[PDB]
A-SITE TRNA A9C TRP-TRNA TRP from Escherichia coli: 76 nucleotides with solved positions. It comes from the structure "The crystal structure of EF-Tu and A9C-tRNA-Trp bound to a near- cognate codon on the 70S ribosome". An Rfam search finds the family "tRNA" in it. The family has 954 seed sequences and 5,335,975 matches in Rfam 15.1. About the family: Transfer RNA (tRNA) molecules are approximately 80 nucleotides in length. Their secondary structure includes four short double-helical elements and three loops (D, anti-codon, and T loops). Further hydrogen bonds mediate the characteristic L-shaped molecular structure. tRNAs have two regions of fundamental functional importance: the anti-codon, which is responsible for specific mRNA codon recognition, and the 3' end, to which the tRNAs corresponding amino acid is attached (by aminoacyl-tRNA synthetases). tRNAs cope with the degeneracy of the genetic code in two manners: having more than one tRNA (with a specific anti-codon) for a particular amino acid; and 'wobble' base-pairing, i.e. permitting non-standard base-pairing at the 3rd anti-codon position. Among the 52 different proteins in the entry, which are not shown, are 30S RIBOSOMAL PROTEIN S14, 50S RIBOSOMAL PROTEIN L14 and 50S RIBOSOMAL PROTEIN L31. The structure was determined by X-ray diffraction at 3.1 A resolution and released in 2014. Ions in the entry include zinc. The 2011 paper behind the entry is "How Mutations in tRNA Distant from the Anticodon Affect the Fidelity of Decoding". Crystallisation conditions: 100 MM MES PH 6.3, 60-100 MM KCL, 50 MM SUCROSE, 1% GLYCEROL, 5.2% (W/V) PEG20K.
RNA backbone atom coordinates (compact mmCIF):
# COMPACT_ATOMS: atom_id res chain seq x y z
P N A 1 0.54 4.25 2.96
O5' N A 1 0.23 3.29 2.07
C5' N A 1 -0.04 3.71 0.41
C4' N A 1 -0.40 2.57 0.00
C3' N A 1 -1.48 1.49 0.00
O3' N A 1 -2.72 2.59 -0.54
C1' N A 1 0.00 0.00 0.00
P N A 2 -3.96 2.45 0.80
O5' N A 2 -5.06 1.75 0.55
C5' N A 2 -5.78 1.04 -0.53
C4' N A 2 -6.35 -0.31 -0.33
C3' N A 2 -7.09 -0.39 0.81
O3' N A 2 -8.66 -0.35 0.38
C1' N A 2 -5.85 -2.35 0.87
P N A 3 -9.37 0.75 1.10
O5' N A 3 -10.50 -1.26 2.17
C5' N A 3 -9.99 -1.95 2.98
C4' N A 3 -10.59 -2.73 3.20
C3' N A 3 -11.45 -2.91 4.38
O3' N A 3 -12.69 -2.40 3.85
C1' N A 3 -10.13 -4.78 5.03
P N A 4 -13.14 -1.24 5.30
O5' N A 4 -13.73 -2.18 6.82
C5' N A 4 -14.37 -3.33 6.53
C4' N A 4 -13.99 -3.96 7.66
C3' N A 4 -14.51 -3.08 9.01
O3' N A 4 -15.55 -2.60 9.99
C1' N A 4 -12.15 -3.67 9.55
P N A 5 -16.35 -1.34 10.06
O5' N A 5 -16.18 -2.25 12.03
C5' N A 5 -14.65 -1.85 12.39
C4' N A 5 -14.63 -1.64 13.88
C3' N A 5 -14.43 -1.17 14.28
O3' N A 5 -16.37 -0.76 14.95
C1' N A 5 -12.66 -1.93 14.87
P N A 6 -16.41 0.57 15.91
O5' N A 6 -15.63 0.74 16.94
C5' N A 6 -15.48 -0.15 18.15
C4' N A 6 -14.67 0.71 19.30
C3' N A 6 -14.83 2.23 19.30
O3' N A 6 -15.37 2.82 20.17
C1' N A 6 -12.18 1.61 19.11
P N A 7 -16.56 4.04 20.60
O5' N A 7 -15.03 4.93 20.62
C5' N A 7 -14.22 4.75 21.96
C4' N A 7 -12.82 5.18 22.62
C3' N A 7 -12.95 6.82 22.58
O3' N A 7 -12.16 7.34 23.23
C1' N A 7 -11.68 6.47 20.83
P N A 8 -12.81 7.80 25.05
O5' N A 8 -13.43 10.09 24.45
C5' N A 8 -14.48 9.34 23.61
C4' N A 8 -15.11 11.41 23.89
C3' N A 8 -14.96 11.51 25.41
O3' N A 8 -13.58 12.31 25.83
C1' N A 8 -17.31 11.62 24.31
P N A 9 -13.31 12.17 27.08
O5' N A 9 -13.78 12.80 28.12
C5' N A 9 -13.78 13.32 29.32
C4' N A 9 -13.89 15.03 29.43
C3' N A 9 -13.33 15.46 30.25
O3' N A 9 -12.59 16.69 29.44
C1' N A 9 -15.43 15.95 30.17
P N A 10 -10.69 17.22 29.75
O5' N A 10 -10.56 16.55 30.94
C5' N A 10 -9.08 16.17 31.39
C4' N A 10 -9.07 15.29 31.96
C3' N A 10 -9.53 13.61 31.67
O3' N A 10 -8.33 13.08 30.58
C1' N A 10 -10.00 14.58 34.16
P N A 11 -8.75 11.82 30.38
O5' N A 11 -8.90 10.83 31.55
C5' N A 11 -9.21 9.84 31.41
C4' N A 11 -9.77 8.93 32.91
C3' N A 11 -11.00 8.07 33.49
O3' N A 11 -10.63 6.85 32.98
C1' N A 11 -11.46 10.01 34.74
P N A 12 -10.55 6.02 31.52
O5' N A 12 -10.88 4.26 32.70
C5' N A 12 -12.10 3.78 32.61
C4' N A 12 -13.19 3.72 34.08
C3' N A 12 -14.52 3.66 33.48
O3' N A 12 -14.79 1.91 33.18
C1' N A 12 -14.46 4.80 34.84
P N A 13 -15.71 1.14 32.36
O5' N A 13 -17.12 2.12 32.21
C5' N A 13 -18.08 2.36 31.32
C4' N A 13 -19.32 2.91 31.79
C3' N A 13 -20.37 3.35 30.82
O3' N A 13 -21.13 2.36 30.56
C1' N A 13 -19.56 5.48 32.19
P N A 14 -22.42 2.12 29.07
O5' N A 14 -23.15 3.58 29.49
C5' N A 14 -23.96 3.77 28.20
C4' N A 14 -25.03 5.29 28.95
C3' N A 14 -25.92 5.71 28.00
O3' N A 14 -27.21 4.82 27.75
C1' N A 14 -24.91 6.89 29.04
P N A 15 -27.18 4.71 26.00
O5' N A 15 -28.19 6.38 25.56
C5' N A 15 -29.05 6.75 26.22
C4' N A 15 -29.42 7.73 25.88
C3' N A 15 -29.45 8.29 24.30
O3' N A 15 -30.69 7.99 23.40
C1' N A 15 -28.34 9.93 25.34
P N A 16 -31.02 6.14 23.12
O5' N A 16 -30.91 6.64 21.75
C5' N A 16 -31.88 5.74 20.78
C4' N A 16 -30.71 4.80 19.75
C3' N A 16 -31.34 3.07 18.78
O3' N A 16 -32.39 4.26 18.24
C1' N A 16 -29.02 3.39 19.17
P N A 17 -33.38 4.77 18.58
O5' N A 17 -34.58 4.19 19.63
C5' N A 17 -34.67 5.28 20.80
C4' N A 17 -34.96 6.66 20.19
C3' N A 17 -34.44 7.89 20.15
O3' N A 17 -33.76 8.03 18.60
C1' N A 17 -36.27 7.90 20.86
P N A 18 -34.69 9.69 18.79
O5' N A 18 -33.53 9.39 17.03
C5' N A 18 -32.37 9.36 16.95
C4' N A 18 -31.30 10.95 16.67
C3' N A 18 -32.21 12.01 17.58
O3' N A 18 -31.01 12.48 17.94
C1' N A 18 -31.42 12.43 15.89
P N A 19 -31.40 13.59 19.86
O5' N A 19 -32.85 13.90 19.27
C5' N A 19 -33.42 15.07 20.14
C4' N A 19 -33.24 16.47 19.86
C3' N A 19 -33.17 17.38 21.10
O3' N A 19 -32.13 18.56 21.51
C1' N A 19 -34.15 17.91 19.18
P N A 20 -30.95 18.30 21.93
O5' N A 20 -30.55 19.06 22.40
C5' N A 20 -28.81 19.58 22.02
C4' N A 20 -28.63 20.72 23.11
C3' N A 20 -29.17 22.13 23.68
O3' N A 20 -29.83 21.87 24.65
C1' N A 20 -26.80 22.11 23.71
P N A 21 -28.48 22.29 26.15
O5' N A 21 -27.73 20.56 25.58
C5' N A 21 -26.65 19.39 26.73
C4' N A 21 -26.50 19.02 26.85
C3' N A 21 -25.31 18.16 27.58
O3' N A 21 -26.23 17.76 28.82
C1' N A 21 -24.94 17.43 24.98
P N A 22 -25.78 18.49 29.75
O5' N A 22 -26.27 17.78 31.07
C5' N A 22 -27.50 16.73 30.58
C4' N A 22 -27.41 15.57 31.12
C3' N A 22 -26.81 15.28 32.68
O3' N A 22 -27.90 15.95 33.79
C1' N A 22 -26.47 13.62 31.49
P N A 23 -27.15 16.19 35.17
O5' N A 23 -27.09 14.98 35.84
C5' N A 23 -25.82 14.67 36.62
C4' N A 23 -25.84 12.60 37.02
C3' N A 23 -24.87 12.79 38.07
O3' N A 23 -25.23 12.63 39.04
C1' N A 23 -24.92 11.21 36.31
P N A 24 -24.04 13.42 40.89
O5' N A 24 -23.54 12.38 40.92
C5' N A 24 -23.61 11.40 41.64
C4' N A 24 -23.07 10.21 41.75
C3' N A 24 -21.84 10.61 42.58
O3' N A 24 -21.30 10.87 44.27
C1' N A 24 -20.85 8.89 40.92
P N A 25 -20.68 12.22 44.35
O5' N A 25 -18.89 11.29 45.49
C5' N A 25 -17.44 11.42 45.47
C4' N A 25 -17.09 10.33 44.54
C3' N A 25 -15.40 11.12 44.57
O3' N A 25 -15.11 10.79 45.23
C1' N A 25 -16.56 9.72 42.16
P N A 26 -13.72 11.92 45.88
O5' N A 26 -12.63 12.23 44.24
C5' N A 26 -11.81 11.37 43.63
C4' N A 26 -11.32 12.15 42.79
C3' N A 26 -11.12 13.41 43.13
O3' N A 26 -9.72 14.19 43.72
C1' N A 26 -12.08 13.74 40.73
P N A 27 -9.86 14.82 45.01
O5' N A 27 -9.96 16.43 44.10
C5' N A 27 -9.17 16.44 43.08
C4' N A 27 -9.57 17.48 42.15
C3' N A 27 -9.51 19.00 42.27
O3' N A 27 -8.68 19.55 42.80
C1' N A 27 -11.52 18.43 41.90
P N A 28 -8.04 21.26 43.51
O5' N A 28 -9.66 22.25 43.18
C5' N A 28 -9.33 22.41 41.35
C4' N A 28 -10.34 23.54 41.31
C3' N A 28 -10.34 24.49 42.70
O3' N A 28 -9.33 25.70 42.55
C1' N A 28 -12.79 24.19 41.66
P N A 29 -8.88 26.57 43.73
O5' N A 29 -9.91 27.88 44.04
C5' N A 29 -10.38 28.38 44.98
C4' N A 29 -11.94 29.30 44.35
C3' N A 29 -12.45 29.65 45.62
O3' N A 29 -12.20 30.89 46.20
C1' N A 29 -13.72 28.42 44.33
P N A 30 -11.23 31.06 47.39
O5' N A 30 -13.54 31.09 48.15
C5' N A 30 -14.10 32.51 47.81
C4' N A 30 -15.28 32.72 48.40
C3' N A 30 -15.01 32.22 49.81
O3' N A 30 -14.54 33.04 50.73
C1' N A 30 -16.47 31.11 49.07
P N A 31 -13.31 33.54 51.65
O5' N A 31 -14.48 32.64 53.00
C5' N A 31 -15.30 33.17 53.51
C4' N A 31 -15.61 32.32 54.65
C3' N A 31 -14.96 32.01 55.63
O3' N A 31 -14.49 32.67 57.02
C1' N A 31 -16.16 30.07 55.22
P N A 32 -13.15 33.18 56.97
O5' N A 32 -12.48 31.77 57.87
C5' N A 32 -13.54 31.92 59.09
C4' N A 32 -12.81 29.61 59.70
C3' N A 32 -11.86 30.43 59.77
O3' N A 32 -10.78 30.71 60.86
C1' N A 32 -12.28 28.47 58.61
P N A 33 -9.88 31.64 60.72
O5' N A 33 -8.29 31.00 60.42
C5' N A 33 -7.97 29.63 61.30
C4' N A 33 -6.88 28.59 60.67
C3' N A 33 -5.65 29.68 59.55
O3' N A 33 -5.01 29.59 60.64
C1' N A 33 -6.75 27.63 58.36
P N A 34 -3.79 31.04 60.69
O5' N A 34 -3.18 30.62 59.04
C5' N A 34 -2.20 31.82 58.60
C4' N A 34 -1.06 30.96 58.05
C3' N A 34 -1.50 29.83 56.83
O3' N A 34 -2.38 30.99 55.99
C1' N A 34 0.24 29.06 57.84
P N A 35 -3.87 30.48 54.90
O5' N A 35 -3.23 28.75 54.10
C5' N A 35 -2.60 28.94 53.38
C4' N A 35 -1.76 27.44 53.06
C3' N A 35 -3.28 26.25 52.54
O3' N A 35 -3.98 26.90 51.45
C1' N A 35 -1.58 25.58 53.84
P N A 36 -4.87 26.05 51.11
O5' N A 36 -4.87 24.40 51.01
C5' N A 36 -6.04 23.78 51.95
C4' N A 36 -5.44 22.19 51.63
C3' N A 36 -6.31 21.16 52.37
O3' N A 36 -6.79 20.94 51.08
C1' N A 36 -4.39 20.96 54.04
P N A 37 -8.67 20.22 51.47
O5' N A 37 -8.67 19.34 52.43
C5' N A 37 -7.48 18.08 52.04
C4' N A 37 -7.87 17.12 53.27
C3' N A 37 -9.38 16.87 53.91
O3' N A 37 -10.22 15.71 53.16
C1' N A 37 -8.17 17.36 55.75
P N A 38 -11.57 15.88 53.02
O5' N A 38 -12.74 16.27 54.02
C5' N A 38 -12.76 14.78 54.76
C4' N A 38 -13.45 15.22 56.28
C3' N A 38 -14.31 16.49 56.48
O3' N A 38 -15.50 15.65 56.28
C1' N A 38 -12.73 17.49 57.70
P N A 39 -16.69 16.11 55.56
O5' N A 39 -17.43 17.35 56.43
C5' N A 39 -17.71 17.03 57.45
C4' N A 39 -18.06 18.53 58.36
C3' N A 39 -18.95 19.37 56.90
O3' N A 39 -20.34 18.93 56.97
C1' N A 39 -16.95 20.35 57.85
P N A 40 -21.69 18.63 55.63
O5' N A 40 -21.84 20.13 55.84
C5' N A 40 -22.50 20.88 56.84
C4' N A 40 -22.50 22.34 56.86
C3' N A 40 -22.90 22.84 55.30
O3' N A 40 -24.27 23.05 54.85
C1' N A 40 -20.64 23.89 55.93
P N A 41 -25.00 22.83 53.65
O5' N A 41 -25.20 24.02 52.27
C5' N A 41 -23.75 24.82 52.46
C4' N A 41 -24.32 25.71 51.93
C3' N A 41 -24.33 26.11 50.70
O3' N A 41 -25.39 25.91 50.18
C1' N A 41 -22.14 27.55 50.77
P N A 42 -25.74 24.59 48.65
O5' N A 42 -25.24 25.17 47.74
C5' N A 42 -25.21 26.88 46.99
C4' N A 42 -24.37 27.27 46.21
C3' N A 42 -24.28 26.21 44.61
O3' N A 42 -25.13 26.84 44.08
C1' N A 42 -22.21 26.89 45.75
P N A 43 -25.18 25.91 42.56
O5' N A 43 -24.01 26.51 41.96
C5' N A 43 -23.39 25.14 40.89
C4' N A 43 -22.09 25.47 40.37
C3' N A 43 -21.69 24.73 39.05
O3' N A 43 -21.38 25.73 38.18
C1' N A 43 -19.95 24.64 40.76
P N A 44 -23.10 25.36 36.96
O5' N A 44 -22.61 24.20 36.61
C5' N A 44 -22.57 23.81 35.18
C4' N A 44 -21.59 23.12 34.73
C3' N A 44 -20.83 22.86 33.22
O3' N A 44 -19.63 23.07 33.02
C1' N A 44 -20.42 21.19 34.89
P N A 45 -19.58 24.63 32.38
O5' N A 45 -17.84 24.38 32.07
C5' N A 45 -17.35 23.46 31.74
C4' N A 45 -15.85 23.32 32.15
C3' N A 45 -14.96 21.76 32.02
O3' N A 45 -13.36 22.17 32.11
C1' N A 45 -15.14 22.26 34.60
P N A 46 -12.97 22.14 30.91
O5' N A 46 -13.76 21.75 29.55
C5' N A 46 -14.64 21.13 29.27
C4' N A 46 -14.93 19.87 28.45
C3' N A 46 -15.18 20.51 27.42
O3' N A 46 -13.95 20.07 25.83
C1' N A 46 -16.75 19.08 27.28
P N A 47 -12.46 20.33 26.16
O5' N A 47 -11.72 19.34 25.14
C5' N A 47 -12.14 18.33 24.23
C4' N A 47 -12.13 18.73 22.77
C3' N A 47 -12.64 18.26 21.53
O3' N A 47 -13.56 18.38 20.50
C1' N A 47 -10.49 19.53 21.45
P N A 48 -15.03 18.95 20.89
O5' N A 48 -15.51 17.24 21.11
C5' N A 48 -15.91 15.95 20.42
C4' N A 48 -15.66 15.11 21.10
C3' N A 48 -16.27 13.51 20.19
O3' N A 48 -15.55 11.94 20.40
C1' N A 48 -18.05 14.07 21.19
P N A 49 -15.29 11.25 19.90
O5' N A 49 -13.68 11.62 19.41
C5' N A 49 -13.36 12.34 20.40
C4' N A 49 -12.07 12.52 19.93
C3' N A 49 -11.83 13.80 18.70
O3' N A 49 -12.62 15.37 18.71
C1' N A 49 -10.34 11.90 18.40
P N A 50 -12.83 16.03 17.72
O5' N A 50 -11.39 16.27 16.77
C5' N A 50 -10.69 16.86 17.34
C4' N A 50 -9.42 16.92 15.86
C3' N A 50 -10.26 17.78 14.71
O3' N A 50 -10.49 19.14 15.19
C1' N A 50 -9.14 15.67 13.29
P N A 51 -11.88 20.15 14.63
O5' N A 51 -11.44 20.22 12.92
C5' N A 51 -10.47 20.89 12.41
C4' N A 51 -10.64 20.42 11.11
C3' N A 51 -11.71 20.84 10.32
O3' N A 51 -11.72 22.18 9.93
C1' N A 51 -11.04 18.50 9.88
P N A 52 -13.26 22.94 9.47
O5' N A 52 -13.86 22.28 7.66
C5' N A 52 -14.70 21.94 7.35
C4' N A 52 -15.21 21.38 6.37
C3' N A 52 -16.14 21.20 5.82
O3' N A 52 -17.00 22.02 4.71
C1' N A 52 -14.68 18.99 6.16
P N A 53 -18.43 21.91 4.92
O5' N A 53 -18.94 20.32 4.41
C5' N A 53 -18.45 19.78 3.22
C4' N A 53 -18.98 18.57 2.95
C3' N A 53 -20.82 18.78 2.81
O3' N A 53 -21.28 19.29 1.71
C1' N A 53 -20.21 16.86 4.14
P N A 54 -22.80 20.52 2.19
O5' N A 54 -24.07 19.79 1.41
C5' N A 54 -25.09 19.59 2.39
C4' N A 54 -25.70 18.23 2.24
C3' N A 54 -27.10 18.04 2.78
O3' N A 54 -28.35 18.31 1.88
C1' N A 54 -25.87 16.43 4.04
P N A 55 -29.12 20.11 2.58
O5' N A 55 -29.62 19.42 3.98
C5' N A 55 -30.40 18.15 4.03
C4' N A 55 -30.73 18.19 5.54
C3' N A 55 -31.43 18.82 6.79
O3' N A 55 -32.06 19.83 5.16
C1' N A 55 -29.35 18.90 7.20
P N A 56 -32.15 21.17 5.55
O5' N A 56 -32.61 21.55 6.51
C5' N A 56 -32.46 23.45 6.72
C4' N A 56 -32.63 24.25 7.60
C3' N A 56 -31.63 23.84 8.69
O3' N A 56 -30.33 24.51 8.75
C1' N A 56 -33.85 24.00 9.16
P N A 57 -29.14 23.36 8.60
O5' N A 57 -28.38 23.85 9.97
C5' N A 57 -27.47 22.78 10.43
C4' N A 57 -27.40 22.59 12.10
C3' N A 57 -27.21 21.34 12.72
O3' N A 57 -25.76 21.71 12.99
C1' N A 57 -29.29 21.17 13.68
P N A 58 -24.35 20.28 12.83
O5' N A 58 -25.34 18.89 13.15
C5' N A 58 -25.72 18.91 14.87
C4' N A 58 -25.67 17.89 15.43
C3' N A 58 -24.45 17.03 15.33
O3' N A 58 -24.27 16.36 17.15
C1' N A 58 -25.95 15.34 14.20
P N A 59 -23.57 16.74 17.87
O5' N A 59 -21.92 15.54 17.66
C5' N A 59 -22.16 14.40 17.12
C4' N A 59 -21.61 13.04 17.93
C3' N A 59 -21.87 12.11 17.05
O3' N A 59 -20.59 11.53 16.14
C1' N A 59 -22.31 12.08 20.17
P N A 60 -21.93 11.26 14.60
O5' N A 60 -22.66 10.56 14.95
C5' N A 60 -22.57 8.81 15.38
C4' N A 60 -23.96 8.33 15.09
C3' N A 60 -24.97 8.62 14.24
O3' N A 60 -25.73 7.13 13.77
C1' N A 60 -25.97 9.59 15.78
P N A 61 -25.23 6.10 12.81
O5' N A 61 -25.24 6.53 11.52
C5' N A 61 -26.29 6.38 10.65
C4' N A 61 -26.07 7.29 9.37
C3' N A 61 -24.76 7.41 8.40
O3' N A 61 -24.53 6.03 7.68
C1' N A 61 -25.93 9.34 9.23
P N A 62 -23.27 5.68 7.09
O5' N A 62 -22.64 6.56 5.67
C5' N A 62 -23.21 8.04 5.55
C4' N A 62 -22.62 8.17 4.44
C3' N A 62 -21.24 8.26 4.68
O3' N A 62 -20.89 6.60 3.79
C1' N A 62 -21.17 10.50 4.09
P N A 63 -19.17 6.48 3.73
O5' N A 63 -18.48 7.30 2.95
C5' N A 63 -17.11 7.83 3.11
C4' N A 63 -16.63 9.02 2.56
C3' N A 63 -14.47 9.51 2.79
O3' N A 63 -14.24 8.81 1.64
C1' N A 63 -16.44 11.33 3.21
P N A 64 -13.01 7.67 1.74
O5' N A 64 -11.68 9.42 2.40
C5' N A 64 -11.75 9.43 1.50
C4' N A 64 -10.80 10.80 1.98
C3' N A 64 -9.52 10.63 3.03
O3' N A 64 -8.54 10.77 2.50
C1' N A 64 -11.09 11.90 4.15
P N A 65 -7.17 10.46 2.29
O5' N A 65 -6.90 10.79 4.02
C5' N A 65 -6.11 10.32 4.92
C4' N A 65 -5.93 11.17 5.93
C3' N A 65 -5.26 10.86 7.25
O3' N A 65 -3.53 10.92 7.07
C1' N A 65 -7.40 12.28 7.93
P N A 66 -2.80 9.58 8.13
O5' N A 66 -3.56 10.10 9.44
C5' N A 66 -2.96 11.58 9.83
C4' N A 66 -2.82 11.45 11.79
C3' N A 66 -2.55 10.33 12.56
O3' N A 66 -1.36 9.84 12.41
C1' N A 66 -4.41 11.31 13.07
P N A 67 -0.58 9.05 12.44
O5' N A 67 -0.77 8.09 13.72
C5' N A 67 -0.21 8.42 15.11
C4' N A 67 -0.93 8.03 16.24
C3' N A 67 -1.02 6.10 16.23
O3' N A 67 0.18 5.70 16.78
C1' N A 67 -2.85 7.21 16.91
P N A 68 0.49 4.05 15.84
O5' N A 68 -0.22 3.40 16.77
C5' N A 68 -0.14 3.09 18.26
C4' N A 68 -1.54 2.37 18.82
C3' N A 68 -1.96 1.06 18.42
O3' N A 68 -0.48 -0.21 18.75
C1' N A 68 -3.60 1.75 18.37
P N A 69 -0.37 -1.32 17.99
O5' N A 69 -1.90 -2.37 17.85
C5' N A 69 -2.58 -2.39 19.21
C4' N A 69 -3.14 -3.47 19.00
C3' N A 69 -3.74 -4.42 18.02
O3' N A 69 -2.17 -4.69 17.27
C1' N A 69 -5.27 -3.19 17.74
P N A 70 -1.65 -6.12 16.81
O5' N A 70 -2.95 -6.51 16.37
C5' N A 70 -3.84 -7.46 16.91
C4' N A 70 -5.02 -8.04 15.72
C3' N A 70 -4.42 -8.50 14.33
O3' N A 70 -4.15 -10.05 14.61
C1' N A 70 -6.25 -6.93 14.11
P N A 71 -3.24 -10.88 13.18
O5' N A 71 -3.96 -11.77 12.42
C5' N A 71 -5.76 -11.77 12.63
C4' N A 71 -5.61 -11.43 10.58
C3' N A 71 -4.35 -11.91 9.93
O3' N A 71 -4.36 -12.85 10.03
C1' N A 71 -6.47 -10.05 8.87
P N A 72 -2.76 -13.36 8.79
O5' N A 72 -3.60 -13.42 7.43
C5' N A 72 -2.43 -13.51 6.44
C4' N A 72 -3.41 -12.60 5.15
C3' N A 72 -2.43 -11.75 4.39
O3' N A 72 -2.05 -12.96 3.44
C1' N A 72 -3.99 -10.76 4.42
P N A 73 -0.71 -12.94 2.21
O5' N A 73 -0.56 -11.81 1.46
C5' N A 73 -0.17 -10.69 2.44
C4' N A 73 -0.36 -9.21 1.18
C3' N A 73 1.20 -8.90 0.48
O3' N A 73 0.88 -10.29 -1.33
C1' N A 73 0.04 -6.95 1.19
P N A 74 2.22 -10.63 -1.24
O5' N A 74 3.16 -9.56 -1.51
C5' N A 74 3.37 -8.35 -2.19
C4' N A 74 4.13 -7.55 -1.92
C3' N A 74 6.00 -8.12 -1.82
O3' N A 74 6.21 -7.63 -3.30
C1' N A 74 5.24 -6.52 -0.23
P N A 75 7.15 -9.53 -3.99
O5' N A 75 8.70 -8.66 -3.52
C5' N A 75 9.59 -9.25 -4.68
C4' N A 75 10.91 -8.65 -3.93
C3' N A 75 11.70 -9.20 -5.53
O3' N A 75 12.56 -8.16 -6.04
C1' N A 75 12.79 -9.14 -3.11
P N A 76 12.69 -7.80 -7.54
O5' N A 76 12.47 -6.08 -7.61
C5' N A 76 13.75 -4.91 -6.93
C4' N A 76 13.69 -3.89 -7.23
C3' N A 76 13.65 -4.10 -9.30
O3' N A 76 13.44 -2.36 -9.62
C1' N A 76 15.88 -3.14 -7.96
RNA sequence: AGGGGCGUCGUUCAAUUGGUAGAGCACCGGUCUCCAAAACCGGGUGUUGGGAGUUCGAGUCUCUCCGCCCCUGCCA